Description: Keywords: 80S-like, Tsr1, Structural heterogeneity, RIBOSOME. 20S ribosomal RNA, nucleotides 1260 to 1911 from Saccharomyces cerevisiae S288C: 652 nucleotides with solved positions. Among the 31 different proteins in the entry, which are not shown, are 40S ribosomal protein S16-A, 40S ribosomal protein S19-A and 40S ribosomal protein S22-A.

[PDB]
Context: one part of a larger RNA, bound to proteins that are not shown
RNA sequence: GGGGGAGUAUGGUCGCAAGGAUGAAACUUAAAGGAAUUGACGGAAGGGCACCACCAGGAGUGGAGCCUGCGGCUUAAUUUGACUCAACACGGGGAAACUCACCAGGUCCAGACACAAUAAGGAUUGACAGAUUGAGAGCUCUUUCUUGAUUUUGUGGGUGGUGGUGCAUGGCCGUUCUUAGUUGGUGGAGUGAUUUGUCUGCUUAAUUGCGAUAACGAACGAGACCUUAACCUACUAAAUAGUGGUGCUAGCAUUUGCUGGUUAUCCACUUCUUAGAGGGACUAUCGGUUUCAAGCCGAUGGAAGUUUGAGGCAAUAACAGGUCUGUGAUGCCCUU
RNA sequence: AGACGUUCUGGGCCGCACGCGCGCUACACUGACGGAGCCAGCGAGUCUAACCUUGGCCGAGAGGUCUUGGUAAUCUUGUGAAACUCCGUCGUGCUGGGGAUAGAGCAUUGUAAUUAUUGCUCUUCAACGAGGAAUUCCUAGUAAGCGCAAGUCAUCAGCUUGCGUUGAUUACGUCCCUGCCCUUUGUACACACCGCCCGUCGCUAGUACCGAUUGAAUGGCUUAGUGAGGCCUCAGGAUCUGCUUAGAGAAGGGGGCAACUCCAUCUCAGAGCGGAGAAUUUGGACAAACUUGGUCAUUUAGAGGAACUAAAAGUC
Numbered sequence: 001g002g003g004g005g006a007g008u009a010u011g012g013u014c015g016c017a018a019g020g021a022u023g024a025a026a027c028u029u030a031a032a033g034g035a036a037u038u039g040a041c042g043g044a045a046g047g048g049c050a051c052c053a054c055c056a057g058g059a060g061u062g063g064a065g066c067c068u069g070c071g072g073c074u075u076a077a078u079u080u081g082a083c084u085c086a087a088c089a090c091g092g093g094g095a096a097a098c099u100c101a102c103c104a105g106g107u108c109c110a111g112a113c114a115c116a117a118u119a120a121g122g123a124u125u126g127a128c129a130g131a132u133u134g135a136g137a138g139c140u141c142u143u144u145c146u147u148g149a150u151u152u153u154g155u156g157g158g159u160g161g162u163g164g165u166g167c168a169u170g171g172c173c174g175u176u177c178u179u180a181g182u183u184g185g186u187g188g189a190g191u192g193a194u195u196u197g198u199c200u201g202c203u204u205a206a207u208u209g210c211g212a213u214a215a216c217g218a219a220c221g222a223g224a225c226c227u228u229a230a231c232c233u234a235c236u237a238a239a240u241a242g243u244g245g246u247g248c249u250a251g252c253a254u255u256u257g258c259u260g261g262u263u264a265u266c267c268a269c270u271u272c273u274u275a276g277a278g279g280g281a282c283u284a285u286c287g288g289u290u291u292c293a294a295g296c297c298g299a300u301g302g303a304a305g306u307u308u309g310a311g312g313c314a315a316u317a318a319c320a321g322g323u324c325u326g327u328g329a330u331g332c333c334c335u336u
Numbered sequence: 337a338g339a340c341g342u343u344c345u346g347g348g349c350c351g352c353a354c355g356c357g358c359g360c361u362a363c364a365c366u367g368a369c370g371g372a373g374c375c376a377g378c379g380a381g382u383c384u385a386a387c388c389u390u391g392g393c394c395g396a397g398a399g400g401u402c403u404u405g406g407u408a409a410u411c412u413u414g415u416g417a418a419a420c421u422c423c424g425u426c427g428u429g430c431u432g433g434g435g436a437u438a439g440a441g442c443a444u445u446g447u448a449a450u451u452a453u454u455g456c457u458c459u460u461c462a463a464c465g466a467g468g469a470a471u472u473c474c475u476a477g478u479a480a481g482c483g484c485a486a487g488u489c490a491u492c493a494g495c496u497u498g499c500g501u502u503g504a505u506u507a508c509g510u511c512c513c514u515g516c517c518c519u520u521u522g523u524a525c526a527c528a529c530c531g532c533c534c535g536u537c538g539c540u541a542g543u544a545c546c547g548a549u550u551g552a553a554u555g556g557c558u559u560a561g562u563g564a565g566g567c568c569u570c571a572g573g574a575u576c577u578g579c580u581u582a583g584a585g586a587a588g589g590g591g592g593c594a595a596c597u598c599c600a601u602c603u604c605a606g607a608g609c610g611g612a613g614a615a616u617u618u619g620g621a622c623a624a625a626c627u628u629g630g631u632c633a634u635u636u637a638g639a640g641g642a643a644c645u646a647a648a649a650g651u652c
Base pairs, nucleotide, nucleotide: 002029003028013020014019046518047517060471061470070355081090102347113157115154181220182219185216186215187196188195189194201210225312226311227310228309231279235276241270242269244267245266249260250259251258282305285299286298288296289295363467367426368425369424370423371422387406388405394399439459441456442455480502481501482500540646542644543643550637552635553634554633555632557630558629560627561626565622567620568619571616575612576611577610579608580607581606589598590597591596
């Protein structure tokens, strides 16, 4: 000898007292504890860049008139989505009838099958058939009908179906914090979850790299790549580029000349032009500086020495805005 | 008889006195106005059909008419863009800077422009003298001016829009601010020890107390007091009883035979010692019970209690 109940109730005892010193039960309850390790959080230090920060500094708009989008107001309705960076010239929303989602008029279209009846003696197909009919062809019959059960109909299923929102067995399309960082193989350390590697320092645009070192090799991301802009008297090939002549040909100060002349006068050319194939830069070469390391500063060369200039492309996460004949693969939206 | 379609209808972004709507046209002599000089880049386009548009045309534009050229380095187009550039006019006053609301007119585009869809005429010229507190899409051919090409489009850019033309000032640094964000050392949503769900109010009812009680009973201990019963013991003697022995009553046989007297039996009063033994009673020890108060434990009846809680609940 599991946690409350309680060191309480009671009896004895001690004390002058205050209280001191031994001490339970009934009922309640599935968890209370202990050490260690990665949610997630300071009000100590340390870093990084923001023409999305200050440093210099430049241009500004907030003041004015005026264009526009959002709150408001107003309304016969002013159709709404979205409110810190990550809403407000944006939904590619520059304008009348297209858009149409809205408001007070007008419409006609609601049928798959399975139900049914007037289905010729009649629904309708009448669409008016034009004056009707007052109010646009009209929905009114005043009748000759294509009449012809199509379907108007009358329902109950299930249709019918679609557009004013997303939701159930699937999302990839965006914008964000801006992988300026995540993860394994054998090794070490722990009973174990878990940990080292993935660090003190310097260096870089960068967990880029050097160095230290129980850790040594390595992947994704970042580099690399990819598309562009700059250099190619080196190709080869230009009436759908251009000059160079020969001409017809006009000026021409004229006098040798400088400007023209255009189809086809013809020939010869690629430098400029365009597009294929290649080349070229690697921080090269010297001088400083630093653990002499990674690198950083000068220098002269060079078309080019700020990742050479600028972009494209790269997934951890609560915005229930991701919806096209998304279906929600919601059952009420009148969902006929 | 869809409140989801169309054709077929006026009214969506479009009503006065203030904006955080991202620069537009300013506020002027480094300027306007007038003459000249004259330079570019990436993109676009017509057949079942009206797209680009140059000459010659009329007109002040705006436009209208006659033509062509171009399915694409050929044509529009060298897209003769603008700032800037010389020569002038102008003279600092809100004047010729700045045209914001407006009335008169001519044109085009479609079925249709009023509430001006846009565009050229002439008028009118009104806020507006560099901007308080605050706060910025843009990085060396960069910041700023200057464009006027395509998307939208039957007409309409003050817009995102993609290149060209001019082309400068101070940085080449540090963590103080900040949009801040990330790290290192001491700081835990599973809703991780510690008061908002009922505080004042009355209620209903359930549950358990206490007792201040009295009422009754049922039980243990005890004070006092009495005490059944049988057994032992001191007595008692209703009643039975065997006896000895008189003795008269005295009966029948023998003998005065006559009672009588002899053991040969009528009828009874006497005492003498014995035995067994019931009812009742004296003193004990052994003792069941009763009465009486005094103390406890219970119960039970009500009694007076004070609290907490519900297939309970009004509130400050």

Entry title: Subunit joining exposes nascent pre-40S rRNA for processing and quality control. The sample was in a buffer at pH 6.8. Rai et al. published it in Rna in 2021: "An open interface in the pre-80S ribosome coordinated by ribosome assembly factors Tsr1 and Dim1 enables temporal regulation of Fap7". An Rfam search finds the family "Eukaryotic small subunit ribosomal RNA" in it. On this family, see Cannone et al., BMC Bioinformatics 2002: "The comparative RNA web (CRW) site: an online database of comparative sequence and structure information for ribosomal, intron, and other RNAs". Gene Ontology terms of the family: structural constituent of ribosome and ribosome. The family is grouped with related families in Rfam's "SSU clan".